[PDB]
Context: bound to proteins that are not shown
DNA sequence: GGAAGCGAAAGTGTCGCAACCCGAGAGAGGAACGATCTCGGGTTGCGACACTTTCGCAACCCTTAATACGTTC
C1' cells in the first nucleotide's frame, strides 16, 4: 500500500476529518417462538 | 419431502459413410481370345449421433401461528 475498526463533522444509511489495527483468513443472519433489552405495566 | 417442467449425465442402438470385393461386360492388342477399366451390387466396420434413462432442482405447506418496539438463533 490495500483491508479493517470508528472517534467527529455532516437535513446525516452518503461524503469528509483525526486517529489506529494486521493469526494466510466475516460473509451482520430469523418469527408470531425461545431467551435478552425496552415500553405499557 | 418433492408439482411440474426441464435439462444435464450417461448409456446404448442405428445409420449412413467409406473401404474393399467380386461378378459382368466391351473390347486392346494384332490378328485370334480376351487385357483392362468400369457398372453395379454386395458385405462390413466404425463412429458420430440420435435415442433412453436417471437424477435432481425445489411449487405448495397441510386444519393447527401471533400481531407494542428492538437486536439474536
Nucleotide at each position: 500500500u490495500a483491508g479493517u475498526c470508528g472517534g467527529g463533522u455532516g437535513a446525516u444509511u452518503a461524503g469528509c476529518c483525526a486517529g489506529a489495527c494486521u493469526c494466510u483468513a466475516a460473509c451482520u443472519u430469523a418469527u408470531u417462538g425461545a431467551a435478552c433489552g425496552u415500553a405499557u405495566u
Molecule: Retron msr RNA
Organism: Escherichia coli